[PDB]
RNA sequence: GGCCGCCGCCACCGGGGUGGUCCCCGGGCCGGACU
RNA sequence: AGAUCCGGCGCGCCCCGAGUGGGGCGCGGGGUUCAAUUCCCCGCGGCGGCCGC
Repeated sequence: GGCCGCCGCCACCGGGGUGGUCCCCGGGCCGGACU
Repeated sequence: AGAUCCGGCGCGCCCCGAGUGGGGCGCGGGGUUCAAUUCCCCGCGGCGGCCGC
RNA backbone atom coordinates (compact mmCIF):
# COMPACT_ATOMS: atom_id res chain seq x y z
P G A 1 -0.37 3.47 3.60
O5' G A 1 -1.14 2.96 2.25
C5' G A 1 -0.68 3.39 0.96
C4' G A 1 -0.67 2.24 0.00
C3' G A 1 -1.91 1.36 0.00
O3' G A 1 -2.99 1.96 -0.71
C1' G A 1 0.00 0.00 0.00
P G A 2 -4.50 1.83 -0.14
O5' G A 2 -5.08 0.54 -0.88
C5' G A 2 -4.80 0.32 -2.25
C4' G A 2 -5.07 -1.11 -2.61
C3' G A 2 -6.32 -1.72 -2.00
O3' G A 2 -7.45 -1.45 -2.80
C1' G A 2 -4.51 -3.21 -1.79
P C A 3 -8.91 -1.40 -2.14
O5' C A 3 -9.25 -2.93 -1.83
C5' C A 3 -9.46 -3.85 -2.89
C4' C A 3 -9.55 -5.26 -2.35
C3' C A 3 -10.58 -5.52 -1.26
O3' C A 3 -11.88 -5.77 -1.76
C1' C A 3 -8.51 -6.47 -0.64
P C A 4 -13.18 -5.38 -0.87
O5' C A 4 -13.01 -6.15 0.51
C5' C A 4 -13.35 -7.52 0.58
C4' C A 4 -12.86 -8.15 1.87
C3' C A 4 -13.58 -7.86 3.18
O3' C A 4 -14.82 -8.55 3.26
C1' C A 4 -11.25 -8.08 3.54
P G A 5 -16.00 -7.98 4.21
O5' G A 5 -15.53 -8.34 5.69
C5' G A 5 -15.11 -9.67 5.98
C4' G A 5 -14.18 -9.71 7.18
C3' G A 5 -14.75 -9.36 8.54
O3' G A 5 -15.58 -10.41 9.05
C1' G A 5 -12.57 -8.48 8.33
P C A 6 -16.82 -10.04 10.02
O5' C A 6 -16.18 -10.22 11.47
C5' C A 6 -15.44 -11.39 11.78
C4' C A 6 -14.55 -11.14 12.97
C3' C A 6 -15.27 -10.55 14.16
O3' C A 6 -15.95 -11.54 14.90
C1' C A 6 -13.29 -9.36 13.80
P C A 7 -17.29 -11.14 15.67
O5' C A 7 -16.79 -10.15 16.81
C5' C A 7 -15.86 -10.59 17.79
C4' C A 7 -15.52 -9.46 18.72
C3' C A 7 -16.69 -8.61 19.19
O3' C A 7 -17.52 -9.28 20.13
C1' C A 7 -14.86 -7.21 18.70
P G A 8 -19.06 -8.81 20.29
O5' G A 8 -18.95 -7.42 21.05
C5' G A 8 -18.27 -7.34 22.30
C4' G A 8 -18.35 -5.94 22.82
C3' G A 8 -19.70 -5.26 22.60
O3' G A 8 -20.66 -5.67 23.54
C1' G A 8 -17.98 -3.77 22.03
P C A 9 -22.19 -5.78 23.10
O5' C A 9 -22.69 -4.27 23.09
C5' C A 9 -22.63 -3.50 24.29
C4' C A 9 -22.77 -2.02 23.99
C3' C A 9 -24.01 -1.58 23.23
O3' C A 9 -25.15 -1.46 24.08
C1' C A 9 -22.11 -0.49 22.34
P C A 10 -26.40 -2.46 23.92
O5' C A 10 -26.39 -3.26 25.29
C5' C A 10 -25.55 -4.39 25.46
C4' C A 10 -25.47 -4.80 26.91
C3' C A 10 -24.81 -6.16 27.05
O3' C A 10 -24.25 -6.30 28.34
C1' C A 10 -27.03 -6.32 27.79
P A A 11 -22.87 -5.56 28.68
O5' A A 11 -23.34 -4.37 29.63
C5' A A 11 -22.48 -3.80 30.63
C4' A A 11 -23.27 -3.54 31.90
C3' A A 11 -23.96 -4.78 32.45
O3' A A 11 -24.09 -4.69 33.86
C1' A A 11 -25.61 -3.21 31.80
P C A 12 -23.42 -5.83 34.79
O5' C A 12 -21.89 -5.39 34.91
C5' C A 12 -21.53 -4.08 35.34
C4' C A 12 -20.13 -4.07 35.89
C3' C A 12 -19.09 -4.72 35.00
O3' C A 12 -18.55 -3.76 34.11
C1' C A 12 -18.92 -5.62 37.17
P C A 13 -18.32 -4.16 32.58
O5' C A 13 -16.99 -5.04 32.64
C5' C A 13 -15.78 -4.45 33.08
C4' C A 13 -14.68 -5.47 33.10
C3' C A 13 -14.57 -6.32 31.84
O3' C A 13 -13.85 -5.62 30.84
C1' C A 13 -14.46 -7.71 33.75
P G A 14 -14.23 -5.83 29.29
O5' G A 14 -13.66 -7.28 28.99
C5' G A 14 -12.25 -7.51 28.97
C4' G A 14 -11.94 -8.99 28.94
C3' G A 14 -12.60 -9.81 27.84
O3' G A 14 -11.92 -9.69 26.60
C1' G A 14 -12.76 -10.97 29.89
P G A 15 -12.68 -10.08 25.24
O5' G A 15 -12.97 -11.63 25.38
C5' G A 15 -11.98 -12.60 25.06
C4' G A 15 -12.57 -13.99 25.09
C3' G A 15 -13.74 -14.26 24.16
O3' G A 15 -13.36 -14.55 22.83
C1' G A 15 -14.23 -15.14 26.29
P G A 16 -14.43 -14.33 21.65
O5' G A 16 -15.57 -15.41 21.96
C5' G A 16 -15.30 -16.80 21.85
C4' G A 16 -16.53 -17.61 22.22
C3' G A 16 -17.82 -17.37 21.46
O3' G A 16 -17.82 -18.02 20.19
C1' G A 16 -18.30 -17.58 23.75
P G A 17 -18.84 -17.54 19.04
O5' G A 17 -20.27 -18.00 19.56
C5' G A 17 -20.52 -19.38 19.83
C4' G A 17 -21.91 -19.56 20.37
C3' G A 17 -23.03 -18.93 19.57
O3' G A 17 -23.39 -19.77 18.49
C1' G A 17 -23.37 -18.48 21.86
P U A 18 -24.36 -19.22 17.33
O5' U A 18 -25.60 -18.61 18.12
C5' U A 18 -26.61 -19.47 18.64
C4' U A 18 -27.74 -18.66 19.21
C3' U A 18 -28.33 -17.61 18.28
O3' U A 18 -29.23 -18.20 17.34
C1' U A 18 -28.05 -16.69 20.43
P G A 19 -29.75 -17.34 16.09
O5' G A 19 -30.51 -16.11 16.77
C5' G A 19 -31.24 -15.16 16.00
C4' G A 19 -32.37 -14.60 16.83
C3' G A 19 -33.51 -15.58 17.09
O3' G A 19 -34.06 -15.32 18.37
C1' G A 19 -34.37 -13.62 16.16
P G A 20 -33.46 -16.04 19.66
O5' G A 20 -34.49 -15.63 20.80
C5' G A 20 -34.53 -14.29 21.30
C4' G A 20 -35.28 -14.26 22.61
C3' G A 20 -35.03 -15.51 23.44
O3' G A 20 -34.70 -15.24 24.81
C1' G A 20 -37.31 -15.47 22.67
P U A 21 -35.80 -14.68 25.84
O5' U A 21 -35.93 -13.13 25.47
C5' U A 21 -34.81 -12.25 25.62
C4' U A 21 -35.25 -10.94 26.23
C3' U A 21 -35.92 -11.05 27.59
O3' U A 21 -35.72 -9.82 28.28
C1' U A 21 -37.48 -10.19 26.05
P C A 22 -34.71 -9.76 29.53
O5' C A 22 -33.28 -9.95 28.84
C5' C A 22 -32.27 -10.78 29.44
C4' C A 22 -32.17 -12.10 28.71
C3' C A 22 -31.06 -13.03 29.16
O3' C A 22 -31.47 -13.79 30.28
C1' C A 22 -31.08 -12.91 26.79
P C A 23 -30.44 -14.05 31.48
O5' C A 23 -29.68 -15.37 31.04
C5' C A 23 -30.41 -16.55 30.74
C4' C A 23 -29.56 -17.50 29.93
C3' C A 23 -28.20 -17.80 30.53
O3' C A 23 -28.27 -18.79 31.53
C1' C A 23 -27.96 -17.33 28.23
P C A 24 -27.06 -18.94 32.57
O5' C A 24 -25.92 -19.61 31.69
C5' C A 24 -26.10 -20.91 31.15
C4' C A 24 -24.86 -21.34 30.41
C3' C A 24 -23.56 -21.19 31.18
O3' C A 24 -23.34 -22.32 32.02
C1' C A 24 -23.30 -20.26 29.03
P C A 25 -22.43 -22.17 33.34
O5' C A 25 -20.99 -21.81 32.76
C5' C A 25 -20.23 -22.79 32.07
C4' C A 25 -18.88 -22.23 31.72
C3' C A 25 -18.14 -21.55 32.84
O3' C A 25 -17.49 -22.49 33.67
C1' C A 25 -17.97 -20.24 30.88
P G A 26 -17.12 -22.10 35.17
O5' G A 26 -15.89 -21.10 34.99
C5' G A 26 -14.62 -21.60 34.58
C4' G A 26 -13.65 -20.46 34.42
C3' G A 26 -13.59 -19.50 35.60
O3' G A 26 -12.76 -19.98 36.64
C1' G A 26 -13.77 -18.26 33.62
P G A 27 -13.03 -19.49 38.14
O5' G A 27 -12.59 -17.96 38.14
C5' G A 27 -11.25 -17.58 37.83
C4' G A 27 -11.11 -16.08 37.73
C3' G A 27 -11.59 -15.27 38.92
O3' G A 27 -10.63 -15.24 39.97
C1' G A 27 -12.38 -14.25 36.95
P G A 28 -11.12 -14.99 41.49
O5' G A 28 -11.72 -13.51 41.47
C5' G A 28 -10.86 -12.40 41.27
C4' G A 28 -11.65 -11.11 41.21
C3' G A 28 -12.50 -10.74 42.41
O3' G A 28 -11.73 -10.14 43.45
C1' G A 28 -13.72 -10.35 40.42
P C A 29 -12.02 -10.52 44.99
O5' C A 29 -13.18 -9.51 45.41
C5' C A 29 -12.99 -8.11 45.30
C4' C A 29 -14.31 -7.42 45.05
C3' C A 29 -15.36 -7.55 46.13
O3' C A 29 -15.13 -6.61 47.18
C1' C A 29 -16.36 -7.90 44.02
P C A 30 -15.55 -6.98 48.69
O5' C A 30 -17.12 -6.71 48.72
C5' C A 30 -17.62 -5.40 48.50
C4' C A 30 -19.13 -5.42 48.43
C3' C A 30 -19.83 -6.20 49.53
O3' C A 30 -19.88 -5.48 50.76
C1' C A 30 -20.83 -6.73 47.47
P G A 31 -19.85 -6.29 52.15
O5' G A 31 -21.30 -6.95 52.27
C5' G A 31 -22.45 -6.13 52.49
C4' G A 31 -23.72 -6.96 52.48
C3' G A 31 -23.70 -8.22 53.32
O3' G A 31 -23.86 -7.97 54.71
C1' G A 31 -24.64 -8.72 51.23
P G A 32 -23.38 -9.08 55.77
O5' G A 32 -24.42 -10.26 55.56
C5' G A 32 -25.80 -10.05 55.83
C4' G A 32 -26.55 -11.32 55.62
C3' G A 32 -25.95 -12.54 56.30
O3' G A 32 -26.33 -12.63 57.66
C1' G A 32 -26.44 -13.08 54.08
P A A 33 -25.40 -13.45 58.67
O5' A A 33 -25.58 -14.97 58.21
C5' A A 33 -26.88 -15.54 58.07
C4' A A 33 -26.78 -16.98 57.63
C3' A A 33 -25.71 -17.80 58.33
O3' A A 33 -26.11 -18.15 59.64
C1' A A 33 -25.60 -18.25 56.03
P C A 34 -25.13 -17.80 60.87
O5' C A 34 -23.83 -18.66 60.56
C5' C A 34 -23.96 -20.05 60.39
C4' C A 34 -22.72 -20.64 59.77
C3' C A 34 -21.38 -20.39 60.42
O3' C A 34 -21.25 -21.12 61.64
C1' C A 34 -21.14 -20.22 58.10
P U A 35 -19.92 -21.97 61.94
O5' U A 35 -19.76 -21.87 63.53
C5' U A 35 -20.70 -22.48 64.40
C4' U A 35 -19.97 -23.17 65.53
C3' U A 35 -19.20 -22.26 66.48
O3' U A 35 -20.07 -21.61 67.42
C1' U A 35 -17.82 -24.07 65.84
P A B 1 -11.66 -13.26 59.27
O5' A B 1 -11.18 -14.33 58.19
C5' A B 1 -9.87 -14.26 57.61
C4' A B 1 -9.27 -15.65 57.53
C3' A B 1 -10.06 -16.67 56.73
O3' A B 1 -9.79 -16.56 55.33
C1' A B 1 -9.45 -17.62 58.79
P G B 2 -11.00 -16.75 54.26
O5' G B 2 -11.25 -18.33 54.23
C5' G B 2 -10.16 -19.23 54.11
C4' G B 2 -10.65 -20.64 54.28
C3' G B 2 -11.81 -21.01 53.37
O3' G B 2 -11.31 -21.49 52.13
C1' G B 2 -12.29 -21.68 55.61
P A B 3 -11.35 -20.55 50.82
O5' A B 3 -12.29 -21.33 49.80
C5' A B 3 -12.07 -22.71 49.54
C4' A B 3 -13.18 -23.54 50.13
C3' A B 3 -14.57 -23.24 49.60
O3' A B 3 -14.77 -23.90 48.35
C1' A B 3 -14.66 -23.35 51.95
P U B 4 -15.30 -23.06 47.08
O5' U B 4 -16.75 -23.66 46.84
C5' U B 4 -17.00 -25.03 47.10
C4' U B 4 -18.10 -25.19 48.12
C3' U B 4 -19.41 -24.50 47.78
O3' U B 4 -20.16 -25.30 46.88
C1' U B 4 -18.89 -24.11 50.06
P C B 5 -21.19 -24.60 45.87
O5' C B 5 -22.36 -24.11 46.83
C5' C B 5 -23.28 -25.03 47.38
C4' C B 5 -24.34 -24.31 48.18
C3' C B 5 -24.94 -23.11 47.47
O3' C B 5 -25.95 -23.48 46.56
C1' C B 5 -24.43 -22.53 49.70
P C B 6 -26.41 -22.44 45.43
O5' C B 6 -27.16 -21.30 46.24
C5' C B 6 -28.40 -21.57 46.87
C4' C B 6 -28.89 -20.34 47.57
C3' C B 6 -28.91 -19.09 46.72
O3' C B 6 -30.04 -19.04 45.87
C1' C B 6 -27.94 -18.57 48.79
P G B 7 -29.89 -18.38 44.42
O5' G B 7 -29.96 -16.82 44.73
C5' G B 7 -31.08 -16.26 45.39
C4' G B 7 -30.74 -14.90 45.93
C3' G B 7 -30.17 -13.90 44.94
O3' G B 7 -31.17 -13.28 44.15
C1' G B 7 -28.91 -13.82 46.92
P G B 8 -30.89 -13.03 42.59
O5' G B 8 -29.86 -11.82 42.55
C5' G B 8 -30.25 -10.52 42.99
C4' G B 8 -29.04 -9.64 43.26
C3' G B 8 -28.22 -9.12 42.08
O3' G B 8 -28.86 -7.98 41.51
C1' G B 8 -26.79 -9.78 43.85
P C B 9 -28.47 -7.49 40.02
O5' C B 9 -27.16 -6.62 40.21
C5' C B 9 -27.11 -5.57 41.17
C4' C B 9 -25.68 -5.09 41.33
C3' C B 9 -25.07 -4.43 40.11
O3' C B 9 -24.16 -3.43 40.55
C1' C B 9 -23.78 -6.29 40.70
P G B 10 -24.48 -1.88 40.26
O5' G B 10 -23.94 -1.61 38.79
C5' G B 10 -22.56 -1.34 38.55
C4' G B 10 -22.41 -0.54 37.29
C3' G B 10 -23.26 0.72 37.24
O3' G B 10 -22.60 1.82 37.88
C1' G B 10 -23.50 -0.48 35.22
P C B 11 -23.48 3.03 38.48
O5' C B 11 -23.93 3.85 37.19
C5' C B 11 -22.96 4.57 36.43
C4' C B 11 -23.58 5.12 35.17
C3' C B 11 -24.83 5.95 35.36
O3' C B 11 -24.55 7.27 35.78
C1' C B 11 -25.17 4.44 33.59
P G B 12 -25.67 8.11 36.58
O5' G B 12 -26.82 8.31 35.50
C5' G B 12 -26.56 9.03 34.31
C4' G B 12 -27.82 9.17 33.49
C3' G B 12 -29.07 9.53 34.26
O3' G B 12 -29.09 10.91 34.59
C1' G B 12 -29.57 7.82 32.73
P C B 13 -29.75 11.38 35.99
O5' C B 13 -31.29 11.59 35.61
C5' C B 13 -31.66 12.41 34.50
C4' C B 13 -33.01 11.98 33.96
C3' C B 13 -34.14 11.91 34.96
O3' C B 13 -34.71 13.18 35.26
C1' C B 13 -34.15 9.93 33.69
P C B 14 -35.42 13.41 36.69
O5' C B 14 -36.66 12.41 36.67
C5' C B 14 -37.78 12.65 35.83
C4' C B 14 -38.88 11.67 36.15
C3' C B 14 -39.26 11.55 37.62
O3' C B 14 -40.10 12.62 38.03
C1' C B 14 -39.08 9.39 36.68
P C B 15 -40.18 13.01 39.59
O5' C B 15 -41.07 11.86 40.22
C5' C B 15 -42.41 11.70 39.79
C4' C B 15 -42.96 10.41 40.32
C3' C B 15 -42.88 10.23 41.83
O3' C B 15 -43.93 10.91 42.51
C1' C B 15 -42.14 8.27 40.78
P C B 16 -43.72 11.38 44.03
O5' C B 16 -43.93 10.05 44.89
C5' C B 16 -45.24 9.55 45.15
C4' C B 16 -45.19 8.40 46.13
C3' C B 16 -44.48 8.65 47.44
O3' C B 16 -45.32 9.30 48.40
C1' C B 16 -43.73 6.61 46.53
P G B 17 -44.69 10.37 49.41
O5' G B 17 -43.62 9.54 50.25
C5' G B 17 -44.01 8.37 50.98
C4' G B 17 -42.78 7.59 51.42
C3' G B 17 -41.81 8.34 52.33
O3' G B 17 -42.20 8.28 53.70
C1' G B 17 -40.60 7.29 50.59
P A B 18 -41.61 9.37 54.73
O5' A B 18 -40.84 10.41 53.81
C5' A B 18 -39.67 11.07 54.27
C4' A B 18 -38.46 10.57 53.52
C3' A B 18 -37.14 11.12 54.03
O3' A B 18 -36.78 10.25 55.09
C1' A B 18 -37.23 11.11 51.62
P G B 19 -35.34 10.32 55.75
O5' G B 19 -34.52 9.44 54.73
C5' G B 19 -35.10 8.24 54.24
C4' G B 19 -34.63 7.08 55.04
C3' G B 19 -33.70 6.14 54.31
O3' G B 19 -32.36 6.67 54.35
C1' G B 19 -35.34 4.93 55.55
P U B 20 -31.59 7.13 52.96
O5' U B 20 -30.37 6.11 52.91
C5' U B 20 -30.59 4.78 53.32
C4' U B 20 -29.52 3.88 52.76
C3' U B 20 -29.59 2.41 53.14
O3' U B 20 -30.56 1.71 52.38
C1' U B 20 -27.37 3.19 53.45
P G B 21 -30.26 1.26 50.88
O5' G B 21 -31.64 0.59 50.47
C5' G B 21 -32.29 -0.32 51.39
C4' G B 21 -33.79 -0.25 51.28
C3' G B 21 -34.40 -0.54 49.93
O3' G B 21 -34.38 -1.92 49.63
C1' G B 21 -35.51 1.29 50.93
P G B 22 -34.25 -2.40 48.10
O5' G B 22 -35.67 -2.06 47.48
C5' G B 22 -36.84 -2.70 47.98
C4' G B 22 -38.08 -2.12 47.33
C3' G B 22 -38.09 -2.08 45.81
O3' G B 22 -38.40 -3.34 45.22
C1' G B 22 -38.89 -0.03 46.65
P G B 23 -37.90 -3.64 43.72
O5' G B 23 -38.91 -2.83 42.80
C5' G B 23 -40.29 -3.15 42.80
C4' G B 23 -41.08 -2.06 42.12
C3' G B 23 -40.70 -1.76 40.69
O3' G B 23 -41.27 -2.70 39.79
C1' G B 23 -40.96 0.27 41.88
P G B 24 -40.64 -2.89 38.31
O5' G B 24 -40.90 -1.48 37.61
C5' G B 24 -42.23 -1.04 37.39
C4' G B 24 -42.22 0.15 36.48
C3' G B 24 -41.29 0.01 35.30
O3' G B 24 -41.91 -0.74 34.28
C1' G B 24 -40.98 2.12 36.28
P C B 25 -41.00 -1.67 33.34
O5' C B 25 -40.43 -0.66 32.25
C5' C B 25 -41.32 0.02 31.37
C4' C B 25 -40.65 1.26 30.82
C3' C B 25 -39.34 1.03 30.12
O3' C B 25 -39.52 0.53 28.80
C1' C B 25 -39.10 2.86 31.57
P G B 26 -38.39 -0.42 28.15
O5' G B 26 -37.19 0.60 27.85
C5' G B 26 -37.37 1.67 26.92
C4' G B 26 -36.13 2.55 26.85
C3' G B 26 -34.80 1.89 26.52
O3' G B 26 -34.67 1.71 25.12
C1' G B 26 -34.50 3.39 28.32
P C B 27 -33.83 0.46 24.55
O5' C B 27 -32.31 0.93 24.67
C5' C B 27 -31.93 2.25 24.29
C4' C B 27 -30.57 2.58 24.84
C3' C B 27 -29.43 1.68 24.39
O3' C B 27 -28.26 2.47 24.25
C1' C B 27 -29.55 1.64 26.74
P G B 28 -27.12 2.04 23.20
O5' G B 28 -26.88 3.36 22.34
C5' G B 28 -26.87 4.66 22.95
C4' G B 28 -26.75 5.71 21.88
C3' G B 28 -27.84 5.66 20.81
O3' G B 28 -28.99 6.40 21.22
C1' G B 28 -25.74 5.67 19.76
P G B 29 -30.46 5.98 20.68
O5' G B 29 -30.41 6.31 19.12
C5' G B 29 -30.52 7.66 18.66
C4' G B 29 -30.56 7.70 17.15
C3' G B 29 -31.62 6.83 16.48
O3' G B 29 -32.89 7.47 16.44
C1' G B 29 -29.54 6.55 15.37
P G B 30 -34.22 6.59 16.29
O5' G B 30 -34.11 5.94 14.84
C5' G B 30 -34.45 6.71 13.68
C4' G B 30 -34.18 5.92 12.43
C3' G B 30 -34.91 4.59 12.25
O3' G B 30 -36.25 4.74 11.81
C1' G B 30 -32.65 4.33 11.62
P G B 31 -37.25 3.48 11.87
O5' G B 31 -36.55 2.38 10.96
C5' G B 31 -36.51 2.52 9.54
C4' G B 31 -36.06 1.24 8.89
C3' G B 31 -36.86 -0.01 9.23
O3' G B 31 -38.05 -0.09 8.46
C1' G B 31 -34.54 -0.50 9.32
P U B 32 -39.28 -1.01 8.97
O5' U B 32 -38.77 -2.50 8.73
C5' U B 32 -38.63 -3.02 7.41
C4' U B 32 -38.16 -4.46 7.47
C3' U B 32 -38.94 -5.37 8.39
O3' U B 32 -40.16 -5.84 7.83
C1' U B 32 -36.66 -5.68 8.80
P U B 33 -41.49 -5.85 8.74
O5' U B 33 -41.06 -6.64 10.05
C5' U B 33 -40.70 -8.01 9.99
C4' U B 33 -40.61 -8.58 11.38
C3' U B 33 -41.78 -8.24 12.28
O3' U B 33 -42.94 -9.00 11.98
C1' U B 33 -39.78 -7.94 13.49
P C B 34 -44.39 -8.33 12.17
O5' C B 34 -44.80 -8.76 13.65
C5' C B 34 -45.67 -7.96 14.44
C4' C B 34 -45.51 -8.32 15.90
C3' C B 34 -44.13 -8.04 16.49
O3' C B 34 -44.06 -6.70 16.96
C1' C B 34 -44.84 -10.21 17.10
P A B 35 -42.64 -5.94 16.97
O5' A B 35 -41.71 -6.85 17.91
C5' A B 35 -41.84 -6.79 19.34
C4' A B 35 -40.84 -7.69 20.02
C3' A B 35 -39.37 -7.54 19.65
O3' A B 35 -38.76 -6.47 20.36
C1' A B 35 -39.92 -9.83 19.73
P A B 36 -37.61 -5.60 19.65
O5' A B 36 -36.45 -6.65 19.36
C5' A B 36 -35.88 -7.41 20.42
C4' A B 36 -34.38 -7.46 20.28
C3' A B 36 -33.66 -6.11 20.33
O3' A B 36 -32.38 -6.30 20.94
C1' A B 36 -33.20 -7.17 18.28
P U B 37 -31.92 -5.35 22.15
O5' U B 37 -30.54 -6.01 22.61
C5' U B 37 -29.30 -5.30 22.54
C4' U B 37 -28.18 -6.25 22.17
C3' U B 37 -28.34 -6.97 20.84
O3' U B 37 -27.84 -6.18 19.76
C1' U B 37 -27.70 -8.53 22.52
P U B 38 -28.52 -6.30 18.31
O5' U B 38 -28.01 -7.69 17.76
C5' U B 38 -26.65 -8.05 17.86
C4' U B 38 -26.49 -9.52 17.60
C3' U B 38 -26.97 -10.00 16.23
O3' U B 38 -26.13 -11.06 15.81
C1' U B 38 -28.16 -11.12 17.90
P C B 39 -25.16 -10.85 14.55
O5' C B 39 -26.17 -10.50 13.37
C5' C B 39 -26.68 -11.52 12.52
C4' C B 39 -27.60 -10.91 11.49
C3' C B 39 -27.19 -9.55 10.97
O3' C B 39 -26.17 -9.66 9.97
C1' C B 39 -29.53 -9.58 11.41
P C B 40 -25.35 -8.36 9.51
O5' C B 40 -26.43 -7.47 8.76
C5' C B 40 -26.79 -7.73 7.41
C4' C B 40 -27.43 -6.52 6.79
C3' C B 40 -26.64 -5.23 6.95
O3' C B 40 -25.68 -5.09 5.90
C1' C B 40 -28.89 -4.86 7.58
P C B 41 -24.37 -4.18 6.14
O5' C B 41 -24.95 -2.70 6.25
C5' C B 41 -25.49 -2.06 5.10
C4' C B 41 -26.10 -0.74 5.47
C3' C B 41 -25.22 0.21 6.27
O3' C B 41 -24.30 0.90 5.45
C1' C B 41 -27.39 0.18 7.19
P C B 42 -22.82 1.18 5.99
O5' C B 42 -22.97 2.48 6.90
C5' C B 42 -23.22 3.75 6.31
C4' C B 42 -23.80 4.70 7.33
C3' C B 42 -22.93 5.07 8.51
O3' C B 42 -21.98 6.10 8.22
C1' C B 42 -25.07 4.51 9.30
P G B 43 -20.59 6.16 9.02
O5' G B 43 -21.02 6.46 10.52
C5' G B 43 -21.53 7.74 10.88
C4' G B 43 -21.58 7.87 12.39
C3' G B 43 -20.31 7.49 13.12
O3' G B 43 -19.36 8.56 13.11
C1' G B 43 -22.15 6.47 14.18
P C B 44 -17.79 8.23 13.25
O5' C B 44 -17.61 7.89 14.80
C5' C B 44 -17.98 8.83 15.81
C4' C B 44 -17.95 8.20 17.18
C3' C B 44 -16.68 7.44 17.53
O3' C B 44 -15.62 8.29 17.94
C1' C B 44 -18.52 6.11 18.11
P G B 45 -14.10 7.87 17.62
O5' G B 45 -13.84 6.60 18.55
C5' G B 45 -13.68 6.76 19.96
C4' G B 45 -13.55 5.41 20.63
C3' G B 45 -12.45 4.48 20.15
O3' G B 45 -11.18 4.81 20.69
C1' G B 45 -14.43 3.24 20.43
P G B 46 -9.85 4.27 19.95
O5' G B 46 -9.91 2.68 20.12
C5' G B 46 -9.68 2.06 21.38
C4' G B 46 -9.88 0.56 21.30
C3' G B 46 -8.93 -0.23 20.43
O3' G B 46 -7.69 -0.43 21.04
C1' G B 46 -11.10 -1.07 20.13
P C B 47 -6.36 -0.44 20.14
O5' C B 47 -6.51 -1.69 19.13
C5' C B 47 -5.93 -2.94 19.48
C4' C B 47 -6.48 -4.08 18.66
C3' C B 47 -5.91 -4.40 17.30
O3' C B 47 -4.62 -4.99 17.42
C1' C B 47 -8.23 -4.75 17.25
P G B 48 -3.61 -5.00 16.16
O5' G B 48 -4.15 -6.21 15.25
C5' G B 48 -4.25 -7.51 15.80
C4' G B 48 -5.10 -8.40 14.92
C3' G B 48 -4.54 -8.75 13.55
O3' G B 48 -3.55 -9.75 13.67
C1' G B 48 -6.83 -8.23 13.34
P G B 49 -2.54 -10.02 12.46
O5' G B 49 -3.49 -10.70 11.36
C5' G B 49 -4.10 -11.97 11.60
C4' G B 49 -4.81 -12.46 10.36
C3' G B 49 -3.99 -12.47 9.08
O3' G B 49 -3.19 -13.64 9.03
C1' G B 49 -6.09 -11.47 8.65
P C B 50 -1.79 -13.63 8.22
O5' C B 50 -2.22 -13.64 6.69
C5' C B 50 -3.00 -14.70 6.15
C4' C B 50 -3.52 -14.32 4.79
C3' C B 50 -2.48 -13.79 3.81
O3' C B 50 -1.84 -14.87 3.15
C1' C B 50 -4.35 -12.36 3.80
P C B 51 -0.29 -14.77 2.76
O5' C B 51 -0.21 -13.68 1.59
C5' C B 51 -0.77 -13.95 0.31
C4' C B 51 -0.94 -12.67 -0.47
C3' C B 51 0.29 -11.80 -0.66
O3' C B 51 1.16 -12.31 -1.65
C1' C B 51 -1.52 -10.43 -0.09
P G B 52 2.74 -12.05 -1.52
O5' G B 52 2.91 -10.56 -2.08
C5' G B 52 2.27 -10.16 -3.29
C4' G B 52 2.22 -8.65 -3.38
C3' G B 52 3.55 -7.95 -3.20
O3' G B 52 4.23 -7.98 -4.44
C1' G B 52 1.91 -6.89 -1.87
P C B 53 5.78 -7.54 -4.55
O5' C B 53 6.57 -8.34 -3.43
C5' C B 53 7.95 -8.04 -3.22
C4' C B 53 8.72 -9.31 -2.92
C3' C B 53 8.20 -10.58 -3.58
O3' C B 53 9.31 -11.45 -3.84
C1' C B 53 8.19 -10.84 -1.24